[PDB]
Context: one part of a larger RNA, bound to proteins that are not shown
């Protein structure tokens, strides 16, 4: 010794904060004082209990100052005896099976060889071969006795060490035991050393071992892509209107003072009342009609209460009645052509059936506004530009020296002439090489954050005109100009600049700010013409509320279905 | 399977009480030949056990608000296919939303899910060294010229190994097996045809006989043709087990480019490799025991000696979190009331290897700069909290 930088933990160095310095109660000596107990008179009280004054004569009381004595006291360790949890050796016992199986010693059959001894035959004389059934070794099977033997291995009753980590509570109660007291609803005792940077903390940095850069965006995910060189300050879900839902407050079949007027200490605070919203009554397109047969009903549940027979709130569930709308019958009556009783049947209404509103406060969500911030090509309204640069009119200005040699014209030869030949002259071309100009051809040309938002250098077109150019004047954006390239039109042009409308729209990038605590997610499920698609089930979270009443229930078994499919049988049948 | 007395694993539908169960009485506008079934209703009987099993902080209705609603990967199951790849459903499980231990390493593996600590004990995977834990036991097996060590897929077959070992079947064998050395390996016969030749041996077809112990009308060198020589068969010596084929392990081939590299490395050969069994150890946030913290749930607290009662005591479970929902708290500018509130003997801001408090965001105090005002509690208010926007301005 080729990144730093962060987590855990120790260690060095630095440097620091508490914490202690003694408190209390007691027995004693000396002080220096009577705000000692009982009465007694005043007040105040909480009606019995303080205070004030006088009484105390110091064995009462209160400070103070020496001792001794108990007890609590900091910091960091050590032994005891104990409690909770754990790991870990050792030691007694019980029981279990073939009442372990072998084994040992003994009785008694039975066999065999990897055949002991013996004997026989061969050597290398070391040892092999053969025989058979314990002899000068043993083996193996069989039964029984010792024997309920042991021991191994499984279960299982204590008991006696060895370490380690913890010590939450805080009077007594309670369950117990081995009861003078206890290991029994949670640690106590005793002893040391230190009293400070000695425990502890902070920084710095070496040591083990962990440990990708944040944000964003996609899909399912990574990659990949976009932001980020540093610091400060700015910097993004708001206001308003209007619904809806919980919450909390006033009054209640009412509720709403605040347009308005009275009054004021003057934008406040108090008052006032007509009217008038919203609810009290609904239903029909509309004419128009309009809500008790019954203690405002029966049945079953249902908190609560009860004289214990019952009564039964909200709320639910199933029958009934009313009211308005539909559709049929069509009474008594009569402006005889009006009027709608009566009685059915259908759905319907957030309807009546012993009103629940109205204002405000706060929160979530939902609408429309710029509407969480910040970004488009665009669109229209009005205006300012030909100093660039395009094309035109008015007035001006300027372009070296060469080549070539047209018309005219002279002379000479010919040719009847018209002509043709020679040789001069003559100076014409939107001709020619070329200096300036003017203009841009070409170079792996310089330059590339230059000298320059187009500049430099060699080469190049072009050079008497369709050539170069000053000033002045014209043409102005739905436009002009244009030898026409969508070129030019003030470094802006397939539509110039300026200012506004305009904080124009974006579904699409990007961005969206403190901490902790509780829940806690998803992917064709079910219908709709697809993709440039919708809803909607299901999964979640706050709040209630009801008797959290009834119970249920991705489970098993019991019955019975699919699965008869294996299998067993065919000395059941059949096959 | 299509024979059945009987009856299969696997997961699978349905029912299992008083809210039930039936008699039974009438009507039906149902049906049925039918007052016959059902229904719909009345009455009645059945509480003597309420008619399996285990669980059971698991109830139900509103109502508001929010995000996803034709995404990945895997097992099973079924339905199609490809030269090979695979491609639809249907359950379930994991991810997207999740952190630990371990696979060396990582979206899909195993293992196990999670407040802060402290002891113990484990999973998965590990015990040679990097490494915490055995150079641990025990039979074995294998040597690779880049072995294997997380393989199974493909390369790739009925593959090819005179590699090793372990079985399995046939068959020989003291009447002599396999291997070898000595020696036979003979007559008809130079078999027939064909050939320039051709005698077993360049070809064609035949392929018997004797003698046999055996000896092919030849297995092969050779010759132009013979000749010779060898084989296949028999005999002798000789001495005990052999051969063929196939089956399982492990081992080598079984096809490869291109920088210098990888069982994570060293490195290992009676393993530190393969297979099985054994003993003990190591250590995740899992599991048990204690101690805080927080949340929920059940409780107890008044002739009050009595409560931030919005509080205290007791007893038990819980603790992961994108999008989403809700509580509670901190913080900054202004206002009302209030602390008879700090403040020129120093207020507000600023620096600070100085401290305490709180889980935090935060707040409070010591020193130092400094020079006019600030701040606690209850309310009420909002232009109210920045790291990002190729942000805006300034600086560097």
């Nucleotide at each position: 010794g080729g990144a730093a930088g962060c987590g855990c933990u120790u260690g060095u160095g630095a440097c620091c904060a508490g914490a202690c310095u003694u408190g209390c109660g007691c027995c004693c000596g000396g002080c220096g004082g009577a705000u000692c107990a009982u009465c007694c008179g005043g007040u105040g009280u909480u009606c019995u209990c303080a205070c004030c004054g006088g009484u105390g004569c110091a064995c009462u009381c209160c400070g103070c100052c020496g001792g001794g004595c108990u007890c609590a006291g900091g910091c960091c360790a050590g032994c005891a005896u104990c409690g909770g949890u754990u790991c870990u050796g050792g030691c007694g016992g019980g029981g279990g099976g073939a009442u372990a199986a072998a084994g040992g010693c003994c009785c008694a059959g039975g066999g065999a060889a990897u055949g002991u001894g013996g004997c026989u035959c061969c050597u290398c004389c070391g040892g092999g071969a053969g025989u058979g059934u314990u002899a000068u070794a043993g083996c193996c099977c069989u039964g029984g006795g010792u024997g309920u033997a042991a021991u191994a291995c499984c279960c299982u009753c204590g008991c006696c060490g060895g370490g380690a980590c913890c010590g939450a509570g805080g009077a007594c109660c309670g369950c117990g035991c081995u009861c003078u007291g206890c290991a029994a609803g949670g640690a106590u005792g005793c002893u040391g050393g230190c009293g400070u940077a000695a425990u502890g903390g902070u920084c710095a940095c070496c040591a083990g071992c962990g440990a990708c850069c944040c944000g964003u965006c996609u899909u399912g995910a990574a990659a990949c892509a976009c932001g980020g060189a540093c610091c400060a300050a700015g910097g993004a879900g708001u206001c308003a209107a209007g619904g809806u839902u919980u919450u909390g407050c006033g009054c209640g079949a009412g509720u709403g003072u605040u347009u308005g007027g009275g009054u004021g200490u003057a934008a406040a605070a108090c008052c006032c009342g007509c009217a008038c919203g919203c609810g009290u009554a609904a239903u029909g397109a509309a004419a128009g009609u309009g809500a008790a047969c019954g203690u405002a009903g029966g049945u079953g549940a249902g908190a609560g209460c009860u004289u214990c027979g019952g009564c039964g709130c909200a709320u639910c569930a199933u029958c009934g009645a009313c009211c308005g709308a539909u559709c049929c019958u069509g009474a008594u009556g009569u402006a005889u052509u009006c009027g709608g009783a009566u009685g059915g049947a259908u759905u319907u209404g957030a309807g009546u059936a012993g009103g629940a509103g109205c204002g405000u406060u706060a929160a979530g969500c939902c609408u429309u506004g710029g509407a969480c911030c910040c970004g488009a090509a665009a669109g229209a309204u009005g205006g300012u530009g030909a100093a660039c640069u395009a094309u035109g009119c008015u007035u001006g200005g300027a372009u070296a020296g060469g080549g070539u040699g047209a018309a005219g014209c002279c002379a000479g030869a010919g040719g009847a002439a018209a002509c043709u030949c020679u040789g001069g002259u003559g100076g014409a071309g939107g001709c020619u090489c070329g200096c300036a100009g003017c203009g841009g051809u070409u170079c792996u040309g310089a330059c590339g954050u230059g000298c320059a938002a187009a500049u430099c250098g060699a080469u190049c077109g072009u050079c008497a005109a369709a050539u170069c150019u000053g000033a002045g004047c014209a043409u102005g954006g739905g436009g002009g100009c244009g030898a026409a390239a969508g070129a030019c039109u003030a470094a802006u042009c397939g539509a110039a600049c300026c200012a506004u409308c305009u904080a124009g729209u974006a579904g699409c990038u990007g961005g969206u700010u403190a901490c902790c605590g509780c829940c806690g997610a998803a992917g064709u499920u079910u219908c709709c013409c697809u993709c440039a698609g919708g809803a909607u089930a299901g999964c979640a979270g706050u709040g209630u509320c009801g008797a959290c009443c009834u119970u249920c229930a991705g489970u098993u078994u019991u019955a019975u279905g699919a699965g008869g499919u294996a299998a067993a049988g065919c000395g059941a049948a059949u096959g | 399977a299509a024979c059945u007395u009987u009856a299969a694993a696997u997961a699978u539908g349905u029912a299992a009480g008083a809210a039930g169960c039936c008699c039974u009485u009438g009507u039906u506008a149902c049906u049925u030949a039918a007052c016959u079934g059902a229904a719909c209703g009345u009455g009645g009987g059945c509480a003597u056990u309420c008619g399996a099993a285990u669980g059971u902080a698991u109830c139900g209705a509103c109502a508001c608000u929010a995000g996803u609603g034709g995404g990945c990967c895997a097992u099973u199951u079924u339905u199609g296919g490809u030269a090979a790849g695979c491609a639809g459903a249907a359950c379930u499980g994991g991810c997207g939303a999740u952190g630990c231990g371990g696979g060396a390493u990582g979206a899909a593996c195993c293992g196990a899910a999670c407040g802060c600590g402290g002891g113990g004990u484990u999973a998965a995977g590990g015990u040679g060294c990097c490494g915490g834990a055995g150079u641990g036991g025990a039979c074995g097996c294998u040597c690779a010229u880049c072995a294997g060590a997380c393989a199974c897929c493909a390369c790739a077959a009925a593959a090819g190994g005179c590699g090793u070992u372990a079985g399995u079947a046939c068959a020989u064998c003291u009447u002599g097996a396999c291997a070898g050395c000595a020696g036979g390996a003979c007559g008809g016969u130079g078999g027939c045809c064909a050939u320039g030749g051709a005698a077993g041996u360049c070809g064609g077809a035949a392929u018997c006989c004797g003698c046999u112990a055996a000896g092919g009308a030849c297995u092969g060198u050779g010759u132009a043709a013979c000749a010779a020589c060898u084989c296949a068969c028999c005999u002798g010596c000789c001495g005990a087990a052999u051969g063929u084929a196939c089956u399982a392990g492990c081992c080598c081939u079984g096809a490869a480019a291109a920088u210098g590299g990888a069982u994570g490395g060293c490195g290992c050969u009676c393993a530190a490799g393969c297979g099985u069994c054994c003993c003990a150890c190591c250590c995740a946030u899992a599991c048990c025991c204690c101690g805080c913290c927080c949340u929920c749930a059940g409780g107890g607290u008044a002739g009050a000696a009595a409560c931030g009662a919005u509080g205290c005591c007791c007893u038990g479970a819980g603790g992961a979190g994108u999008a989403g929902g809700c509580g509670g708290c901190c913080g900054u500018g202004g206002a009302g009331g209030u602390c008879a509130g700090u403040g020129a003997c120093g207020a507000a801001g600023c620096c600070u290897a100085g401290g305490g408090c709180g889980u935090g965001a935060g707040c409070c105090c010591g020193g130092g700069u400094c020079g006019a005002a600030c701040g606690g509690c209850c309310u009420c208010u909002a232009g109210u909290g920045c790291a990002g926007a190729u942000c805006u301005u300034g600086g560097u």
Solved structure of RNA (26S rRNA, nucleotides 413 to 1425) from Thermochaetoides thermophila DSM 1495, 971 nucleotides shown. The work is reported in "Structural insights into coordinating 5S RNP rotation with ITS2 pre-RNA processing during ribosome formation" (Thoms et al., Embo Rep., 2023). An Rfam search finds the family "Eukaryotic large subunit ribosomal RNA" in it. Rfam 15.1 lists 107,465 matches to the family in 2,616 species. A reference for the family is Yusupov et al. (2001), "Crystal structure of the ribosome at 5.5 A resolution", Science. The entry also models magnesium and zinc ions. Released in 2023, the model rests on electron microscopy data to a resolution of 2.63 angstrom. Entry title: Chaetomium thermophilum pre-60S State 10 - pre-5S rotation with Ytm1-Erb1. Taxonomically the source falls in Thermochaetoides thermophila (Eukaryota, Opisthokonta, Ascomycota, Chaetomiaceae). Among the 53 different proteins in the entry, which are not shown, are 60S ribosomal protein L43-like protein, Ribosome biogenesis protein YTM1 and Nucleolar GTP-binding protein 2.